[PDB]
Context: one part of a larger RNA, bound to proteins that are not shown
RNA sequence: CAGACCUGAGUGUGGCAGGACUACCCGCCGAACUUAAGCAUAUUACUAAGCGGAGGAAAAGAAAACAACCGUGAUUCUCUCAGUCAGCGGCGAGCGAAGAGGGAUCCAACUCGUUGCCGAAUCGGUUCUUAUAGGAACUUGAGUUGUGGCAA
RNA sequence: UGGUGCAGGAAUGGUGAAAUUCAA
RNA sequence: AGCAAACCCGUUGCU
RNA sequence: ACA
RNA sequence: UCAUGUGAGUAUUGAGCCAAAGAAGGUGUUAGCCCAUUGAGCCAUGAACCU
RNA sequence: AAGAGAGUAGCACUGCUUGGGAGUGCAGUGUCAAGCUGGCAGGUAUGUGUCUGCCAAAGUUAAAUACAGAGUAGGAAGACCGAUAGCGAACAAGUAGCGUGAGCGAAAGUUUGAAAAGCACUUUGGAAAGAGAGUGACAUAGACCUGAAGUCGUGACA
RNA sequence: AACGUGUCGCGAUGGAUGACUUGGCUUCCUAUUUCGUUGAAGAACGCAGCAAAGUGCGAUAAGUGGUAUCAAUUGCAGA
RNA sequence: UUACCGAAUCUUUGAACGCAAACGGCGCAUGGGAGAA
RNA sequence: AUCCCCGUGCAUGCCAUAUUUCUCAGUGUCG
Numbered sequence: 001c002a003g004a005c006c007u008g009a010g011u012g013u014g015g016c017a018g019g020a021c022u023a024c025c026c027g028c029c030g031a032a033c034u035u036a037a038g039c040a041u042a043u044u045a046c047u048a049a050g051c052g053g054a055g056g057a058a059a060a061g062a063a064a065a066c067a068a069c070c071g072u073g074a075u076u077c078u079c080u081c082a083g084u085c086a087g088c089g090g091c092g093a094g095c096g097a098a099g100a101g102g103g104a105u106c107c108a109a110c111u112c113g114u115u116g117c118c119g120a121a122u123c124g125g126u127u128c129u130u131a132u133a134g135g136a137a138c139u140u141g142a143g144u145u146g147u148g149g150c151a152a
Numbered sequence: 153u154g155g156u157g158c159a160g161g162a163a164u165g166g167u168g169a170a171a172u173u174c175a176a
Numbered sequence: 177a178g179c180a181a182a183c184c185c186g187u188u189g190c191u
Numbered sequence: 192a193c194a
Numbered sequence: 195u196c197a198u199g200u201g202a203g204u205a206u207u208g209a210g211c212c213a214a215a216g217a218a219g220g221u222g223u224u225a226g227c228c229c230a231u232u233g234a235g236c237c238a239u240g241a242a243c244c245u
Numbered sequence: 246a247a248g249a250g251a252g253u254a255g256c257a258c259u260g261c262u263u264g265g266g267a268g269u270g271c272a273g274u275g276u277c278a279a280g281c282u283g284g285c286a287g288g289u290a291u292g293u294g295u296c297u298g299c300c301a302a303a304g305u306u307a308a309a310u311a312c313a314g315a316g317u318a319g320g321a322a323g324a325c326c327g328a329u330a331g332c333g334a335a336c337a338a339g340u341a342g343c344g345u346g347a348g349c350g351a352a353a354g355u356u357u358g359a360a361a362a363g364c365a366c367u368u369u370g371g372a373a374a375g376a377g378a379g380u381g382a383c384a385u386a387g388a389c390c391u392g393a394a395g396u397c398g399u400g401a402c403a
Numbered sequence: 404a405a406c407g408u409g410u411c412g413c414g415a416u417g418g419a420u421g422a423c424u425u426g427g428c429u430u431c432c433u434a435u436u437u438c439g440u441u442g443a444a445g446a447a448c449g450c451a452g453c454a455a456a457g458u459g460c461g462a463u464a465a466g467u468g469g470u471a472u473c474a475a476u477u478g479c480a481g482a
Numbered sequence: 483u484u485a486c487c488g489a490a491u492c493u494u495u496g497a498a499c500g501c502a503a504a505c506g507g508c509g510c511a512u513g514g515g516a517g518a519a
Numbered sequence: 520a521u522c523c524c525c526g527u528g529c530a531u532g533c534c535a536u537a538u539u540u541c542u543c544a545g546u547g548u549c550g
Base pairs, nucleotide, nucleotide: 003549004548005547006545007544008543009542010541011537012536013535014534015533016532017531019438024055025053026052027051028050035042039090065072066071076104077103078102079101087095088094109305110304111303112250114152115151116150117149118148121147122142123141124139125138126137127136128135160244163239164238166236167235172209173225174208175207176206177191178190179189180188193199194198210227211226212216219229220228241435255276256275257274258273259272260271261270283300284299285298286297287296317434318433319432320431321430322429323428325427326426342349343348354423356422363389366377367376368375369374390421395416396415397414398413399412400411401410402409403408445495446494447493448461449460450459452479453478467489468487469486470485471484500508501507509529510528511527512526513525514524515523
Other pairs, nucleotide, nucleotide, family: 002550tHS018530cWW019443tSS022024tHS023056cWW023312cSS024311cSS025058tSS029049tWW030048tWS031047tWH032045tHH033044tHS034043cWW036092cSS041092tWW042093tWS055057cSS056311tWS057310tWH060075cSS061074cSS061307tHS062108cWS062109tHS062306tWH063073tHS064284tWS065298tHS067069cWS067297cWS068287tWS074308tWW075309tWW080100tWS081099tWS082098tHH083084cHS084097tWH086096tHS089092tHS089093tHS104309cSS105308cSS108306tWS108307tWS113249cWS115247cSS119147cHS120143tSS120146tHS129131tWH129133tWW130156tWS131154cSS140142cWH144146cWS162242cWW165237cWS168234tHS170212cSS170215tWS171226tSS201222tSS202222tSS221225tWH223224cWS251279tHH252253cHS253278tWH253302cSS254277tWS262269cWW263265tHS268269cHS278301cWW279301cWW315437cWH316436cWS326330cSS327335tWS327424tHS328335tWS328354tHS328424tWH330335tWH331426tSS331427tSS333338tSS334338tSS337456cSS338352tHH339340cHS339350tWS340351tWH341350tHS344346tHS344347tHS357361tWH357386cSS358360tHS358362tHS359382tHH360381tWS361384tWW362380cSS362386tWW363387tSS363388tWS364378cWS365378tHS370372tHS370373tHS379387tWW380384tWH381386tHS391420cWW392419tHS393418tHS394417tHS439497tWS440499cWW442496tWS442497tHS442499tWW443498tHH444496tWS449464tSS450464cSS451454tHS451457cWW451465cSS458465cWH461462cWS463466cSS463490tWS466490cWW466491cWS472483cWW475481cWW476480tWS502505tHS516522cWW517521tHS518520tHS536538tHS
C1' cells in the first nucleotide's frame, strides 16, 4: 500500500426452523376452592390453568450408587419395603419415602474431552468406478486457535 | 462398507372343504 | 299334535 | 272350534 | 242360513346327515345340514423385516 | 510415565422445594476450591482421626414402563347402557339453534310391512279430505311396531 | 230435566312400555403405526344427468390411473 | 361396479412465505400464451 | 406495442457453501 488475517456485511447456492398434534412424556410456571370443624404455616399440590418442547413412548441410565453385609453393582418398572415403633408437621389436619428382598427387562452397554504416542492420517467439495461407498484420484476449500487414529 | 445378484422365509393379502331346503 | 309319566319297552302301540 |  | 278369515316353516313330528367345521351373522318364525363365515392346501408381492 | 471435565463443586444469604429433619434438590446473589495426607457419599451441626463406596461439574444408549379427554390401521371382548339410558351425538352431531365473542349446544329410532304390494279406480268435495274399492295374514300395520297413563269425545248405565 | 259426578264399551290426544339396536361405554390387544415449507392440520369455495345436506373428490373435481374382482348401479335415467 | 394401492390430479386459503387484505386486490423478475394496433 | 391470462421464483431467521472459491466493509492486526 497490494494484499494477508481478524471482524463483519451483501447477494447467489443447498438446506433447515416456524404450524399442527400434545392422552402419555420433558422443562418452566403456578393458584385457589377444599381440609384443618376458624385460620395465616400446613393441606389441596410441588395439583389445575398458563408457557415451552419431544417421541412412539418419553424421560432415566452405565455409579462422585448403596450398604456396613458371607457384601451388592446402570436405568426404568413391579411386588413388597410401607401408611411405616423412618421421617416431616400450627408434631395439628395431615404428609411420607429409601436401601435391601422376589420379579420384569437384560447375549447392554458405549462415546468424547483430557492424558500419552502420533499430527490432517481429517473433513467438505469435484471426478470416478453400474456408488452424494467408511473405495480412489483430485482439490486451500474448512481445519492445526486441532480434524482424526492408537492406548489407557 | 458400499454396488450389484439370486433366492427362500415371515408377514400380510388371494384362493379354498362336510352335510336335509328331506318327509308329512 | 299328542299319549304310553326315570330308560327300555319306543325301529311299537294307541288317540 | 271360534267370531 | 249367510261369509270370509289363518303371512313366511328357522316351529312340531318322523327319518337321515355332516362335524378337525355346533362359532354367535344373514335368510319373511327359533337353522349344524338355505346362505356367509373359517381349516387344511395352495397363491401372489414394491421396498422392509428374518435366514 | 501421565491424566481424568472450575465461576465447577462447596460455602453465606435468600427463596422455592423435599419425608430429608443444624438443609432433599434447586435457584439467585456474594464467595468460590481441591487433585504433594485429592475430592464426593457414608440421612444431627462442628473440628479431628480411621475406615467403606465411589470419582461429579461432557455425551449417547434398546428392553422391561406411560398412554389418566391423542391419533393411524386393524383386531378381541363384556355378568356394561339399551333411545330421558350409553358418548353431546344409534339420525345430514359439535349438526340445527344460540351468543358481539370466548364459547354454549340440542331434540330426532322413519323400529309400515316379508316385500311398497305404499290405497289404482268409482264417488262427494274448490280443496283438504270423506264414502266405497283395492293391497297385505293384519291399514284400529296408511309414511305408520307396541300404543300405557293421564286427558278428552262418544254410547250405554247406575 | 240440565249441568256435573261415576262405571262400562268404543274412539281420539299422548307417547310410556315391551321387543328391537349397523350406537355408546368399558377392558384388552396388534403393528414394518406418528403431520408439515415436497405447503400440514384447520377454514373457504367448488365438483354428480337430475344433488340441499352428509359423504367423496379438487377445474383430471361423488373422480384419472394401477390391481384384483367381477356383472352391475339402481330413485329415474343412463352403459 | 365394488375393494384396495404404487401413478398422478389436488382450486382459494392456512405455519402461509412477494406485498397486502371485510380488496377473490396488487407487485418485481423470469418463461409461456392469446392478441394486437 | 400498450393491455390480458398463465407458470415458476421472490418472506424472515439461521446453518453450509461460494468448490471454476462471489462481491465487499472496518483510523481491528499487520504488511